An RNA structure (23s ribosomal RNA, nucleotides 1257 to 2013) from Acinetobacter baumannii AB0057, in which 756 nucleotides are resolved.
Lineage of the source: Bacteria > Pseudomonadati > Gammaproteobacteria > Acinetobacter > Acinetobacter baumannii.
The model includes bound Streptothricin D (OIY).
Ions in the entry include zinc and magnesium.
The depositors describe the entry as "A. baumannii ribosome-Streptothricin-D complex: 70S with E-site tRNA".
An Rfam search finds the family "Bacterial large subunit ribosomal RNA" in it. The family has 102 seed sequences and 51,934 matches in Rfam 15.1. The family is grouped with related families in Rfam's "LSU clan".
[PDB]
Context: one part of a larger RNA, bound to proteins that are not shown
C1' cells in the first nucleotide's frame, strides 16, 4: 500500500443560555439556571514521584475532537522551625564480625563488639498574613533543655547492685468531656400569588496551649526499732528475720469542674481616604447565656475474668566501690547567653504512585455533620468537591441493559439456567429426629397510617426545706426537657413494613463429622488438613534434619517428651492367614574380602661335563596350603508391617 | 424345588459382623413395590457380589456444606408466542483515525 475514510474516541452523574476575549468558542473566563458525590467522587499523613506548585506569555508537536485552555513549550518566582519530621541516645528479628573454630583456594560459622525500626527516649497554642510557605513569618501568651558567672547550703562519685521502663485475649458498669440539637439573647426582614407585627422568617452568638488550687474515683495496711548463711567486692540501699504500734490510719496517684490566661478576633450599619479606584483602606458600631441527647474520646498501662500465660535496651530513681579533700563535684536561687544540620513546594480510591496510556484495576493509616435509622447499612442533603476531553441529529433490522404484559403456569431445558417470588418490628404458635446444644426465624398467624380523649412508668433535675465530720457534701419536695408501655373513640386510601432497605419454604437420599485449605489465570470438591485413635523409633552428646566440616535446629525440651507412618468427630465395632517381601530376635554349621604366604613349577649362572646335557647359591616370574568378619543359606516371632482371604460333585415322604 | 448334610483336590488361609445393580453390577433400562397419564433418573426391597467388606477401616449417625441425585408448594416471558415502551449502539453529518489478511 489493501482492509477504509471502515471500527473506535475508555464507566449511560447531564446539561442550557447571556456576556467577554479571540483569526476562529459545545469544551477557556464571568454570570444565571439544571444535575451528581457526600464513610467519598470531601479533608489529611506515610510510601512512591520530583517542580507536576504560582505568575506572565505561546499553540507547531503532546491532550483519542477544536482549544484562546492545560499536569504541553518558554521566562521568572516559590519551600523560613530549640517545640513538626529526620539527625541523635536505645535496643528486636536479622546482618557484619578483632581474636577464634572449620575448610583444596574462594570461603562457612561464631566470641568480645558493632550496626539494624516497623518499637522506647525533652518541649507550642490561638489568630493574622502571600499569587505561591506556615504549630516555621508577624501579634499575643507559653514550654523544654544546655552553657557561663555569682551566692547560700552540703560529701560527691559506675562499665557494678537493686527498682523502673515492661507490655496478652475478652467483657462489662460508673463518672465525665467533645460534638449535635432546642430554647434564650442580638441584628435584620414584612415578601411578584390567598394570608404573614407574629406562638412569624433569616443570620449571628460557646477562644486554645499554659499556669494556681484541688475533686469524684482507683492502688498499696503504714510507721519505728533491733538484727542478718543473700544481693560474686561494698552498701546508709534492696531481700530475709524478731518486737512495738497502726489500718477509723498513713501514703502514691488522679478525669472532669471553678479561677486565671481573657473580652481576642468578631455582624448589619455609620464617617471619611488615595482625588476616581467603582476599588481598596482607617476608625466607629450587639449579643456572647440556660436545657436535652451524648460518644469510637478521658479517668483507664484502671477493674473483672480466662488460658493459649502474653519484647529488649537506654533515658530515670536508690545504693555504694575504686577515687577527691577548706578542692572537685551535688542541691537551690539570681543574672546573661545558646539550642547546630537536613526535610518542609505539589500529587494521595490518584491525569503526578504500581499497571507500556491523562488505563472502569491495585495502594497502609487518620477525620468524617443533618433527617429518619441498631448502624460507619440505606434514601435525600450540609461543609467541600464535581458534570468523568469528541459532539449534533435520526428514532429501521439486529445487539446490550431495563419496565410492563391477555389466557395458561416448567408444557422450556441436560438441569427451573436466568428471571419471578420471600423479606421489618412486637406478640402467638411450631413436627419427625437428636450428640439434649440443636432442628428453629421450622412451618404458620395476628397487629402496624392519621386525629382525639385518657392511664402507668424511667432519667435528668432549677426554685425552696432540713442534716453536721460545714460544703465540688448527704436527704425531702418539685419547674422545665426527655425515654418506655397501655385502653378507648373517630378519620382517609386500592394499598399504612408505605419509597430506599429487607430470609423463599418443605419431603427423600449418596459423600465428607464439623470451622478451615487448595490447582494466582477453565477444576473449591467426595481432594488437603483437622480434634480423636493406633503402630513404631528415641535414655539425651536422644532419635531425626541441615552442613564438606565447625556447628545449628530438635530444645535452653527429657518417654504424660520428641520424630516417622497410617487412620480420621461420635455410636457399635474391627474376623482368618507369618507361605512371600520387610522388620525383630537367635544360631555358629556351609559359603565368602582385603591381609598372611606353606608348598610346587619356570627364567638367569658359578660349576660340571668331549659334546649332548646337567646345574647349587643369589636375585627373579608364577602358584596359593593355613588364618579371616559382616552378609547369604538355616530357626522362631511379628499384619492398626507391605500384603492375601479357592475349586469339583451329590443328598429329606409330590 | 432347595440343601440343615455329605464325598474329594489344592492352599499360609480360604471372607466373621455388617452391607449389597452401591461413587463398586458387563449382561442391564436385572425383578418386584411407590411416585407420574406416561419414570433408562429417584426412593424401598430382593442376593448367581462379572469385580463390597472391617484403621489403603466396615455399617450408621444429630448438626453442618455456594457438595451430587430425586420430588412438592408458591412464583413467574423458561416456554405456547411473543407485543409495547425507556436508555446505550447501530444509521446520517462534522473532527480524529486502527486491525488481522493479502
Ligand atoms: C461551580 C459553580 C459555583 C459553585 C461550585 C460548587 C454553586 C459555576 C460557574 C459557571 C462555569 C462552570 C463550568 C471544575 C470547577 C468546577 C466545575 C467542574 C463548577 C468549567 C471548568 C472545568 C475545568 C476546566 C479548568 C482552567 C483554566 C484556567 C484559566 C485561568 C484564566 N469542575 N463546575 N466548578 N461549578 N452551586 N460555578 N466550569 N480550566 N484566568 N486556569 N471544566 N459559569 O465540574 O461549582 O462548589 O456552585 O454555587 O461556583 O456555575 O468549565 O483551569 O470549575
Nucleotide at each position: 500500500g489493501u482492509g477504509a475514510g471502515u471500527a473506535a474516541c475508555g464507566a449511560c452523574a447531564a446539561a442550557a443560555c447571556g456576556g467577554g476575549u479571540g483569526a476562529a468558542a459545545a469544551a477557556c473566563c464571568c454570570g444565571u439556571u439544571c444535575g451528581c458525590c457526600g464513610a467519598a467522587a470531601g479533608a489529611c499523613c506515610a510510601a512512591g514521584g520530583g517542580u507536576u506548585c504560582c505568575a506572565g506569555u505561546c499553540c507547531a508537536a503532546c491532550g483519542u475532537u477544536a482549544a484562546u485552555c492545560g499536569g504541553g513549550g518558554c521566562u521568572g518566582g516559590g519551600u523560613g522551625a530549640g517545640u513538626c519530621g529526620a539527625c541523635c541516645c536505645c535496643u528486636a528479628a536479622g546482618g557484619c564480625g578483632a581474636g577464634g573454630c572449620c575448610g583444596a583456594a574462594a570461603g562457612g560459622c561464631g566470641u568480645a563488639g558493632u550496626c539494624g525500626a516497623u518499637g522506647g527516649g525533652a518541649a507550642a497554642a490561638u489568630g493574622g498574613u502571600u499569587a505561591a510557605u506556615a504549630u516555621u513569618c508577624c501579634a499575643u501568651u507559653a514550654c523544654u533543655u544546655c552553657u557561663g558567672u555569682g551566692u547560700a547550703a552540703u560529701g560527691c562519685g559506675a562499665u557494678g547492685a537493686g527498682a523502673g521502663g515492661a507490655c496478652g485475649g475478652a467483657g462489662a458498669a460508673g463518672g465525665c468531656u467533645a460534638a449535635a440539637u432546642c430554647a434564650g439573647c442580638c441584628u435584620g426582614g414584612c415578601g411578584u400569588u390567598g394570608g404573614u407585627u407574629g406562638u412569624c422568617c433569616a443570620g449571628g452568638u460557646g477562644a486554645a496551649a499554659g499556669g494556681a488550687u484541688g475533686u469524684a474515683g482507683g492502688c498499696a495496711u503504714g510507721u519505728a526499732u533491733c538484727u542478718u548463711a543473700g544481693g560474686c567486692a561494698a552498701a546508709u540501699c534492696c531481700g530475709g528475720g524478731g518486737u512495738a504500734c497502726u489500718c477509723u490510719a498513713u501514703g502514691c496517684u488522679g478525669a472532669g469542674a471553678u479561677c486565671u490566661g481573657a473580652u481576642a478576633g468578631c455582624a448589619a450599619g455609620c464617617u471619611g481616604u488615595a482625588c476616581u479606584u467603582g476599588u481598596g483602606c482607617a476608625g466607629c458600631g450587639a449579643a456572647g447565656u440556660g436545657g436535652u441527647u451524648g460518644a469510637u474520646g478521658c479517668c483507664a498501662u484502671g477493674c473483672u475474668u480466662c488460658c493459649a500465660g502474653g519484647a529488649a535496651a537506654a533515658g530515670u530513681c536508690u545504693c555504694u566501690a575504686a577515687g577527691c579533700u577548706u578542692c572537685a563535684g551535688u542541691u537551690a536561687c539570681a543574672c546573661a547567653g545558646g539550642a547546630a544540620u537536613c526535610g518542609u513546594a505539589c500529587c494521595c480510591g490518584a491525569a503526578a504512585c504500581c499497571g507500556a496510556c491523562a488505563c472502569a484495576g491495585g495502594u497502609g493509616g487518620u477525620c468524617a455533620g443533618g433527617u429518619c435509622g441498631a448502624g460507619u447499612a440505606g434514601a435525600c442533603c450540609a461543609a467541600g468537591g464535581c458534570g468523568c476531553u469528541u459532539g449534533a441529529g435520526a428514532g429501521a433490522a439486529c445487539u446490550c441493559u431495563g419496565c410492563u404484559g391477555a389466557a395458561g403456569g416448567a408444557a422450556c431445558u441436560a438441569g427451573g439456567c436466568a428471571a419471578a417470588a420471600u423479606g421489618g418490628u412486637a406478640c402467638c404458635g411450631u413436627a419427625a429426629c437428636u450428640u439434649c446444644g440443636g432442628g428453629a426465624g421450622a412451618a404458620g398467624g395476628u397487629a402496624c397510617g392519621c386525629u382525639g380523649u385518657u392511664g402507668u412508668u424511667g432519667g435528668u433535675g432549677a426554685u425552696g426545706g432540713a442534716a453536721c465530720u460545714c460544703g465540688c457534701u448527704u436527704c425531702c419536695u418539685g419547674a422545665g426537657c426527655u425515654g418506655a408501655c397501655g385502653a378507648c373513640a373517630g378519620c382517609c386510601g386500592c394499598a399504612g413494613a408505605a419509597a430506599c432497605c429487607a430470609g423463599g419454604c418443605c419431603g427423600c437420599u449418596g459423600c465428607a463429622a464439623c470451622u478451615g485449605u487448595u490447582u494466582a489465570u477453565u477444576a473449591a470438591a467426595a481432594a488437603c488438613a483437622u480434634a480423636g485413635c493406633a503402630c513404631u523409633c528415641u535414655g539425651c552428646a536422644a532419635a531425626c534434619a541441615c552442613g564438606a566440616a565447625a556447628g545449628u535446629g530438635g530444645a535452653c525440651g527429657u518417654a504424660u517428651a520428641g520424630g516417622g507412618u497410617g487412620u480420621g468427630a461420635u455410636g457399635c465395632c474391627u474376623g482368618c492367614c507369618c507361605g512371600g517381601u520387610g522388620c525383630u530376635g537367635g544360631a555358629a554349621g556351609g559359603u565368602u574380602a582385603a591381609u598372611u604366604g606353606a608348598u610346587g613349577g619356570g627364567g638367569u649362572u658359578a660349576g660340571c661335563g668331549u659334546a649332548a646335557g646337567c646345574g647349587a647359591a643369589g636375585c627373579u616370574c608364577u602358584u596359593g596350603a593355613u588364618c579371616g568378619a559382616a552378609g547369604c543359606c538355616c530357626c522362631a516371632g511379628u499384619a492398626a508391617a507391605c500384603g492375601g482371604c479357592g475349586g469339583c460333585c451329590g443328598u429329606a415322604a409330590c | 424345588a432347595u440343601a440343615a448334610c455329605g464325598g474329594u483336590c489344592c492352599u499360609a488361609a480360604g471372607g466373621u459382623a455388617g452391607c449389597g445393580a452401591a461413587a463398586u453390577u458387563c449382561c442391564u433400562u436385572g425383578u418386584c413395590g411407590g411416585g407420574u397419564a406416561a419414570g433408562u433418573u429417584c426412593c424401598g426391597a430382593c442376593c448367581u457380589g462379572c469385580a463390597c467388606g472391617a484403621a489403603u477401616g466396615g455399617c450408621a449417625u444429630a448438626a453442618u456444606g455456594a457438595u451430587g441425585g430425586c420430588g412438592g408448594c408458591g412464583c413467574u416471558g423458561u416456554c405456547u408466542c411473543c407485543a409495547g415502551c425507556a436508555g446505550a449502539g447501530g444509521c446520517u453529518c462534522a473532527g480524529u483515525g486502527a486491525a488481522a489478511u493479502c